[PDB]
Context: one part of a larger RNA, bound to proteins that are not shown
RNA sequence: GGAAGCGGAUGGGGGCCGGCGAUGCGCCCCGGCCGUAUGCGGAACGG
RNA sequence: CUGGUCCGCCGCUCGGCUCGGGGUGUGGACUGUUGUCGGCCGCGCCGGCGGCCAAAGCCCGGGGGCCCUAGGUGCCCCCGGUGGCCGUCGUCGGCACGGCCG
RNA sequence: CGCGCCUAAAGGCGUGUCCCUCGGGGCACUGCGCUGCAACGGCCUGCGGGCUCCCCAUCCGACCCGUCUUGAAACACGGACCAAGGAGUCUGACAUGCGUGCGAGUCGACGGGUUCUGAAACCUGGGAUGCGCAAGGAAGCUGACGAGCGGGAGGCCCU
RNA sequence: GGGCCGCACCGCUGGCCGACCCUGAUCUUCUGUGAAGGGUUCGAGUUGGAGCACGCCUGUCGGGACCCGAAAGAUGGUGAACUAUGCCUGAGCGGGGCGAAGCCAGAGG
RNA sequence: CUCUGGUGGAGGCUCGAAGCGAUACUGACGUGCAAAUCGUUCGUCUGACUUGGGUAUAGGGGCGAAAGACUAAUCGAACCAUCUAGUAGCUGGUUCCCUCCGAAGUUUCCCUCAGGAUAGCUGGAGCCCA
RNA sequence: ACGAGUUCUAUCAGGUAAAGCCAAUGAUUAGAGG
RNA sequence: CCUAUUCUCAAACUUUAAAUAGGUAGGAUGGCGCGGCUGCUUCGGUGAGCCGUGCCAUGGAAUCGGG
RNA sequence: CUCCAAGUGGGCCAUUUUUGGUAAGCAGAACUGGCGAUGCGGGAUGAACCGGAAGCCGGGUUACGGUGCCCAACUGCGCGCUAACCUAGAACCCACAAAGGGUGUUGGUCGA
RNA sequence: ACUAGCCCCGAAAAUGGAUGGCGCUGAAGCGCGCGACCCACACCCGGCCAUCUGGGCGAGCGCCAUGCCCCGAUGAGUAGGAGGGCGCGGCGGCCGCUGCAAAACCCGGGGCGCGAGCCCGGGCGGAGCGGCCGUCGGUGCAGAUCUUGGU
Repeated sequence: GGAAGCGGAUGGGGGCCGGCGAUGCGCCCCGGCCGUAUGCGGAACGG
Repeated sequence: CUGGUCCGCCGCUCGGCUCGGGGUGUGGACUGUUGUCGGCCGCGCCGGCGGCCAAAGCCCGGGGGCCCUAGGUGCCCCCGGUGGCCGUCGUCGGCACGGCCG
Repeated sequence: CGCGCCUAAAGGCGUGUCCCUCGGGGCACUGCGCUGCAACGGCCUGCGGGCUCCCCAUCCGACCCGUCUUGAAACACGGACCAAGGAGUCUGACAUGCGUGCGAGUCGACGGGUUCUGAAACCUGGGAUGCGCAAGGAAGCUGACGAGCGGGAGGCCCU
Repeated sequence: GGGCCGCACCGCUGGCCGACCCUGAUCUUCUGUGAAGGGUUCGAGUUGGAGCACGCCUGUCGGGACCCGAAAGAUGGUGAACUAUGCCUGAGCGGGGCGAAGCCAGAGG
Repeated sequence: CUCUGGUGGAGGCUCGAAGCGAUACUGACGUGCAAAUCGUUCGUCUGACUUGGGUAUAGGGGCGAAAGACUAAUCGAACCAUCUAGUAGCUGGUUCCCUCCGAAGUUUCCCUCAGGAUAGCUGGAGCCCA
Repeated sequence: ACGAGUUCUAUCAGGUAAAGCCAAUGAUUAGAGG
Repeated sequence: CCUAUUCUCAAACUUUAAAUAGGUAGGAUGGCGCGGCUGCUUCGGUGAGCCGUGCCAUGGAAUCGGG
Repeated sequence: CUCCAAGUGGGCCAUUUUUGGUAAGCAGAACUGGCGAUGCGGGAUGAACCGGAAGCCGGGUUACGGUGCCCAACUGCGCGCUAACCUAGAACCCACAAAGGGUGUUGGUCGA
Repeated sequence: ACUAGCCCCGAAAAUGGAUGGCGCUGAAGCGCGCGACCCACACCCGGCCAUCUGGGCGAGCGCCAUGCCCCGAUGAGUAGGAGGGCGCGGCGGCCGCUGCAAAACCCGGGGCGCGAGCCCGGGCGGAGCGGCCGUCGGUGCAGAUCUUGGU
C1' cells in the first nucleotide's frame, strides 16, 4: 500500500478551563454597646 | 380578660457584639495505598462422623481340582494397621475479586 | 457498637444466680439515653489535573439510505450537492368518549333595545321556535289503570 | 358468625300501551262501549322522567378532501406563411439520337 | 399501286444541361453545419411538366392518382382557453423526541381475484366487583 | 369467590394406524381329495 | 361341481381395533322436612314444576392464579 | 360487563402427518412453533437451523459451540482404527452419491 | 465360507479455488471417555433510569399533596393506538431585556438534558427581542424522475 466515512475503547498531539482547587472555623491583648426597672409613643397574639 | 414585641430619652446596672489587627487549632478540592467491619463471589488445603458384604492384602486354618506347562491361582469364617473403593453429612482455617462505610 | 465500674496502647479481662457434668464453660442479669469507620501521603497557577471539543494511531465491530415486498447490500426503483418552499386541512351531518352550565326542561341561533374604545359586551322576544318530556300502526285510529324474584356495594342490630 | 334494609348493574318471571288475533257482563245515539278473560305473535314501547346547549379529540360520509399524477369527454374559438386539392393571372425547361404522316423524283406496273 | 433515293419533323419516344425528385452506399454525421443535412451514385426532363402571387375549401370538418397521407417540426381526429384542482380499487411521497400497549395475511358476502364491508386479532376509555 | 390451551378420578363417543381375509363385499396363486 | 387347505392384497373393503386428540362431572347456584299454588298431568297427592317456611350442608381431587 | 376506533384481510419457513407430480428452492392441506415484526452467541457465510430473546452498567457463572495458528480457551490425560501413488478425512439443517467390487487392513461368526 | 469397521475402486465440465484458510499423519482425521478451561445482551448478586403494583404523611412545627418518602416485580417491537414532553408564529394577560449593543449569523469555546432541545462565552452586526399562564394556527423535511434558485 486497489475508497473513505461510521460504533465502542484507550493512547499520542492540540485547543480550552481557575465555581479547574482551600486557605477558614472555635479559644486570648488591642478598637467599641447594652440588660433589671422606669416615663412615653405607636402598632400586635389569643379569647 | 391576661399576658407580648419594637423604637426613641431617662435614672440604677454590668455582662456582650463586631468579614477590626494576631500570639491560637485543625482544615479544603484533585488524587494515591493502607486496614477495619459487613454484603456477594471465586480458588486451594486440612482434619471428624455416619452407610456398604461394615471389602481386600498380612498373620493365622480348612476343603477341592488342574503332571501346577504363567506356576500357583480362586472361597469363608478366628484377629486388627493405610483403608473399605466410593458416594453422604457436620467443621476449621488460607488467598484473592469486585462494589459498601451506618 | 459504645458509655454512664475499674485495670489494660489496644484487641480483651474482671460480678452474682441456677443448672450441666469428668477437667472449663452454657443459658442468663435488662434500665434509661446518645448514636454520618478509619490512617497516612504527594499536589494546588505548574512541563499540574480534567474534558462531553478537534485531529491522528491502534484493536475489535461494522454492506446505502428511503420504498414496495414472504424475502433488499442487491445485478429492483428514487437519490450529484446546498438553501428556501413542500403534503390528513376547512366546512356540513351524525356517533362514542370527555369537559362546562342548566335540568323536565334546555337552547336567545333572527330580530328588537342599548352600547362614548368597540363588527366586543350587556338586556329582551318562545303560553309553546327546535330538540326532549310517548308509543304502536300502511292507515283510519288508539295510547302505558302504577311489579316481583336471585345475586348484590354500603348502612344498621346482636355476638 | 348471624339477622334486617338493600342503590347501580346482571339474570329470571310478570303487569300495562299499540299492530295482529281472540274475548264480551253491561250501557248505548244500533254501532259504538267494555265487567271479566286472554296470546309459543310483533314494537326503535312503558312499569328508571334525562335531556338540551356549548367545547374538544377520534371515526364514517359529501365536498379539490393528505399531496402530486392519466389515456379521455365537453363548450366556445384560431389557423391552408407548411402541406393537400380546385380556380384566376404570370414565369420557366441546352445540346444530341430515333425518324410517323404529308410531299418530290426515278424505275416498274 | 409496288420498289429505290430524298424531303419533312410526329411522339404522355429516347441520351442528357437547368429545374424538379430521391434508388444505393443500409457511406459521412448521429450532445450534427442540420429536430432530416452532406458526399458519391441514382430517377425524370415538352408534359397527367416545374414554379411565384392572388383566390376557394376548417376539425368528426377539409383535402386526398389512397400512404390513414396532409391540414404551420402537432394527425387513426389539429391548435388555443375554459369546464378542471376532471376521475383513478393504481405508482410515488407524507416533516419533532421519549414512554407504555401492540398485530394480521384468517371467516362470510360482493361482476368479488392488486379492492371493499364483515367477524377475528390490537389500542384507548372506563366501569363493576373479587 | 371465580376460573384454567394442565394433570388426576369416574364416565361417554370414534373407525385413523395396525390387523383380517383360515369372517361379509371385491381382487388374487397353487395344488389335494371327492 | 363340492369339500378341506394354500401364496398374496384394498383411499372410495371390513368382523376386531389402538396411541394421540374429543365431550361431561368432581357440592354453599346443594339437600331434607312442613305448608301452599296450577288453568298442566294422573284412576288417584298421582306427578311435573313453582311459591313460602324451618333445619342441614368442614367447603368435597392435585396445581396455579385476580377477572 | 360495555363503548369507540386503528392496522390487517399477498404471507413464507421448519419437525411430524399428508394430496398431485419423475422431481423441484414445485403446487396444495392438518397440529404446533418460528421468520415476517428481532436484535444478541454459535453453525466460516446465510430471514427461518442450535442457544437464547433485550432498559444503562460492575462483578460472578453458564447455554449452543469449541480449546495447533488465524481466534479467547489443553499442541491436556487414555484406548483403538486409518495411510488415501483419487485434492485421504474432518460440525444437525448443509451444501450430495448408488448398485456392485478389493488376497488393503482390523474385529467377529459358522465350518472342515 | 460369511459378517462389518476404516480405507481403496466404482467417481467426468467448462476463469484459478476452497474441511472457511494455513496446515495437520502415536493427527490438528474417525469412534468412544476423563479433567479443566474458553465463551451470549441468557442465569445470579449489586447500582442507576423508567413502567406497573402496593403502602405512609393534619385538632398539620405545614406541602410545586399535580409533592415527598417506603416496598416488590418488570423492560424486544413493524403496521397501529395512546400518554407526557421539545420546538415555530400570532392574540389576550403577566414578568422582563437592549446603543454600557436587540434580532439574525459564525466558532477545535463551556456546560445541562436519555432525547426533541436548552443555557452561557467569544466574535460579527447595528435595532429591536425574550420568558411564564391561557388560547389559536398556512406550526417541525432527506427523499416525492418533488418546486424555484444557487453550486